[PDB]
RNA sequence: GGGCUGAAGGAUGGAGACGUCUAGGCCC
Repeated sequence: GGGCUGAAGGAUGGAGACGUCUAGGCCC
């Protein structure tokens, strides 16, 4: 630089679901 992937994951509040913030990870 390019591609793929996830929003997953992480943080915070909360046993919850939920809300907010964050956006990383992998491959070439």
This is an experimental structure of RNA (IRES RNA (28-MER)), with 28 nucleotides shown.
Primary citation: Imai et al., Nat. Struct. Mol. Biol. (2016), "An accurately preorganized IRES RNA structure enables eIF4G capture for initiation of viral translation".
It was solved by solution-state NMR.
The depositors describe the entry as "Solution structure of the St domain of EMCV IRES".